An RNA structure from Chaetomium thermophilum, in which 636 nucleotides are resolved. The source organism's lineage runs through Eukaryota, Opisthokonta, Sordariomycetes, Sordariales and Thermochaetoides thermophila. The reconstruction used 41,599 particles. It comes from the structure "Cryo-EM structure of a Chaetomium thermophilum pre-60S ribosomal subunit - State 5S RNP". Rfam match: Eukaryotic large subunit ribosomal RNA. Method: cryo-EM, resolution 3.1 angstroms. The entry became public in 2023.
[PDB]
Context: one part of a larger RNA, bound to proteins that are not shown
C1' cells in the first nucleotide's frame, strides 16, 4: 500500500414513529388558604382544588419476600359486614383501617440464572418469474428445553396429536302480514253523541280539519325475500418426521433478580417512630441464606412467604363519545345561560362577561276592488264558523289612560 | 255657570298575566367502544337567480361516483329533465373519489 | 412576498418571460450509502513435491535385477569381524528407555579453488 474491528458523525437515501385534541372515569408529579376547635398557630382543611405529565373502552392492580396461629387460608379486583372497632390523637377539634366471614368474578404464565455444541437450529430487509435467492443482526448470545410446591437427564411402559376447504347456524340490518271510512243528529270540519258490526299474541304511540283499535304510519307474533362482517361448525381432502407431548422411576444433578436489603440521618406521609410508606444524602451486606410473624414461658426453640425483573380477561368508575328507551320532573320570570339568530346579539386592550326573544288560523283563504291620502294610518268592501284571530295576530288580568253617563265637592 | 279633581258603570286602549299547548331541558336506566403527520379539534375564504345572526359541501364546492326505494322539488321565478325506466328527489343508505387558505402545522419569512 | 432539486406547457424562442406538477421540518429506530480517528489488527510459505511404480531379462509367467531414501542420546545385558607392543579402541548386529528430548572431550589424509608472504 490493502482490508477488517470498533467507536464518532453526513445523507432531499428507504422503512417508520412523537407531538395536538379531548380529559366525566383512570395512573404519576406538585401542592394553597379561608373554616373548625365561639381567639389562634400542632392539627383539620386535605394527601382536597387550581397547576404540570401520561393512557384506555375501561384504567390500575394482579398470580405472596401475603393473612394468620387455625381442624387453617390461598393472584388481583368490587359489595355487605368488620366498624365509628384498632390505632394516632393543643387526648379538644376529632381523624381513622385491616385480617376473618357471606357474596360477584375467576386464569393462569413469560424470562434471568445451564453448553444446541453432533453443526445459529433464530431473526430484519432488498431483489422476486412468488419458487426462493442475497444483504445485515447476532457468539459481548438469536431459537428449542426450564422458571423453586419446580425442573433437567437417562431408562422403562403406557397414553396423545398436525395442516386445508367447508354446507350450514347465530349476532345484524332490510320486504311484506288485522279489522267500519255503515246509516242518523251537532258541527266549517266528526276524531263527538245515538245504532249495528269487525279485529285483537296488535285497545303502546303519532298524524288526519274536535277524544279514532278497524282512515294512514306504526304496534303484537311467528315466519318471510336480501344483504353485511365477524364466530362456530356437520363433514370433506390432505397427514410421516425414527416429528413433538404427559406420566412413572431413579447406585446422576437442581443454577433462583447487590448502591439490592440493611445502619444513621433529614423531609413528607399514615391510624400506624418494628421509620406505615416513599425519597434525598452517608456508610454499605448474606448463603444450613433473606423478609414478616408468634412466644414470660428459659431462648431468641416455633409458624408463614421468598423482595429487588415481566405478562394478562372478568367482577369495579364514568357530568365526555355513538346510540336508545325512561320519568309521580320542569313547562316559556320555570327547565341548561340558550324551545327561536345562543355561547348569538352586545361590552372590554385582554382574560373573560354574556342577554332579551315561543303561541294567526282547520287550511293563507295573508284583506282583490273602490276611495282619503306621503302613513308601521283611515273609510267602504271582501275572505272566514269567527277578523273585538289582520303576520301589534290563542285568552287577554292588574296598575295605568281616555270617551261617554250619573252624583259630589 | 263653566272648568278641575273624585267615585261608579259602559265601551275604547295599554301592557302580557292567567288557562290551555311543547321538534326543548332536567334526571335516571341499558346496549356499545371509533380523532390526529394517510393531517384533527379549532380559525378563516368562498359554492345557490332572489338567503342568514342558518345548514350542506370545497375550484368535481346546497355538492359528484356506487346501491336500495320509486315519481318528485317546491316562497316564487326556472328545467323538452324524468314515467313498463340504469330512474326524478333539498330521498335514504354508503364500501368510491373531490378536498382553498390556515392550524400539531412541515422548504424560509 | 421569497427560494433550492427534478420535470412539463404558453407567448418572437435552446437564451427573453410567466404558469403547473412532484418535492424540500424536526427528534428517535431499523437498514442502506458515504466519511473521521498519533482507537485499534493482519500483511515473506514454516505448505506440497521422490517411481502410487518404470526399465531390462527370461522358457508367454510367473517371478526376477537395478533403482538409495534414517533424529539424537543413554542403558544395571549378548555377539561377529578389523587392527595396535599391548590394555582397548574402531566397524556390524541383537535387547531395553525415551516429548522432534539434550551443557566440552572436534577426528581422520587429500584434490583443487579463495585467503595470504618471496
Nucleotide at each position: 500500500u490493502u482490508g477488517a474491528c470498533c467507536u464518532c458523525g453526513g445523507a432531499u437515501c428507504a422503512g417508520g414513529u412523537a407531538g395536538g385534541a379531548g380529559g366525566a372515569c383512570c395512573c404519576g408529579c406538585u401542592g394553597a388558604a379561608c373554616u373548625u376547635a365561639a381567639g389562634c398557630a400542632u392539627a383539620u382543611c386535605a394527601a382536597u382544588a387550581a397547576g404540570c405529565g401520561g393512557a384506555g373502552g375501561a384504567a390500575a392492580a394482579g398470580a405472596a419476600a401475603c393473612c394468620a396461629a387455625c381442624a387453617g387460608g390461598g393472584a388481583u379486583u368490587g359489595c355487605c359486614c368488620u366498624a365509628g372497632u384498632a390505632a394516632c390523637g393543643g387526648c379538644g377539634a376529632g381523624u381513622g383501617a385491616a385480617g376473618c366471614g357471606g357474596c360477584a368474578a375467576c386464569a393462569g404464565c413469560u424470562c434471568a440464572a445451564a453448553u444446541u455444541u453432533g453443526a445459529a437450529a433464530g431473526c430484519u430487509g432488498g431483489c422476486u418469474u412468488c419458487g426462493g435467492c442475497c444483504c445485515g443482526c447476532g457468539u459481548u448470545g438469536u431459537a428449542a428445553u426450564u422458571u423453586g410446591g419446580a425442573g433437567a437427564g437417562g431408562a422403562u411402559g403406557c397414553u396423545u396429536u398436525g395442516g386445508g376447504c367447508g354446507a350450514g347456524g347465530c349476532u345484524c340490518c332490510u320486504u311484506c302480514u288485522g279489522a267500519g271510512u255503515u246509516c242518523c243528529c251537532u258541527g266549517g270540519a266528526a276524531c263527538g253523541g245515538g245504532a249495528c258490526g269487525c279485529c285483537a299474541c296488535a285497545g303502546a304511540g303519532g298524524g288526519u280539519g274536535a277524544g279514532a283499535g278497524c282512515c294512514c304510519c306504526g304496534u303484537a307474533u311467528a315466519g318471510u325475500u336480501g344483504g353485511a362482517a365477524g364466530c362456530c361448525a356437520a363433514g370433506c381432502c390432505u397427514g410421516u418426521g425414527u416429528a413433538a407431548a404427559g406420566c412413572u422411576c431413579c447406585u446422576u444433578c437442581g443454577a433462583c433478580g447487590a448502591g439490592u436489603c440493611g445502619a444513621g440521618u433529614a423531609g413528607u406521609u399514615u391510624g400506624g417512630g418494628a421509620a406505615u410508606g416513599c425519597u434525598g444524602c452517608u456508610c454499605a451486606a448474606a448463603a444450613u441464606g433473606g423478609g414478616a410473624g408468634g412466644u414470660a414461658a428459659a431462648u431468641u426453640u416455633c409458624u408463614u412467604c421468598u423482595a429487588a425483573a415481566g405478562c394478562u380477561a372478568a367482577a369495579u368508575a364514568c357530568c365526555g363519545g355513538c346510540c336508545a328507551g325512561a320519568g309521580a320532573c320542569c313547562g316559556a320570570u320555570a327547565g341548561c345561560g340558550c324551545a327561536c339568530a345562543a355561547g348569538u346579539a352586545g361590552a372590554g386592550u385582554g382574560a373573560u362577561c354574556g342577554a332579551a326573544a315561543g303561541a294567526u288560523g282547520a287550511a293563507a283563504a295573508g284583506c282583490a276592488c273602490u276611495u282619503u291620502g306621503a302613513a308601521a294610518a283611515g273609510a267602504g268592501g271582501g275572505u272566514u264558523a269567527a277578523a273585538u284571530a289582520g303576520c301589534a295576530c290563542g285568552u287577554g288580568a292588574a296598575a295605568u289612560u281616555g270617551u261617554u253617563g250619573a252624583a259630589a265637592g | 255657570a263653566a272648568a278641575c279633581u273624585u267615585u261608579c258603570a259602559a265601551c275604547a286602549a295599554c301592557g302580557g298575566a292567567u288557562c290551555u299547548c311543547u321538534u326543548g331541558g332536567u334526571u335516571c336506566u341499558g346496549g356499545c367502544a371509533u380523532c390526529g403527520a394517510u393531517g384533527a379539534a379549532g380559525a378563516a375564504c368562498g359554492c345557490a337567480g332572489c338567503g342568514a345572526a342558518a345548514u350542506g359541501c370545497g375550484a368535481u364546492a346546497a355538492g359528484u361516483a356506487a346501491u336500495g326505494u320509486g315519481a318528485a322539488u317546491u316562497g316564487c321565478a326556472g328545467a323538452a329533465u324524468u314515467c313498463c325506466g340504469u330512474g326524478a328527489a333539498u330521498c335514504a343508505u354508503c364500501g368510491a373519489a373531490u378536498c382553498u387558505u390556515u392550524g400539531a402545522a412541515c422548504g424560509c419569512a | 412576498g421569497c427560494g433550492c432539486c427534478c420535470g412539463c406547457c404558453g407567448g418572437u424562442a435552446u437564451u427573453c418571460c410567466g404558469g403547473c406538477g412532484g418535492g424540500c421540518a424536526u427528534g428517535c429506530c431499523u437498514g442502506u450509502u458515504c466519511g473521521a480517528g498519533c482507537g485499534u489488527c493482519a500483511u515473506u510459505u514454516c505448505a506440497a513435491c521422490c517411481a502410487u511404480c518404470a526399465a531390462g531379462c527370461c522358457c508367454u509367467g510367473g517371478g526376477c535385477u537395478u533403482g538409495u531414501g534414517u533424529u539424537g542420546g543413554g542403558g544395571a545385558c549378548c555377539c561377529g569381524c578389523g587392527g595396535c607392543u599391548g590394555c582397548u579402541c574402531g566397524c556390524g548386529g541383537g535387547c531395553c528407555c525415551u516429548g522432534a528430548a539434550a551443557a566440552g572431550c572436534a577426528g581422520u589424509g587429500g584434490c583443487g579453488g579463495g585467503c595470504u608472504c618471496g

The entry also models zinc ions. The 2023 paper behind the entry is "Mechanism of 5S RNP recruitment and helicase-surveilled rRNA maturation during pre-60S biogenesis".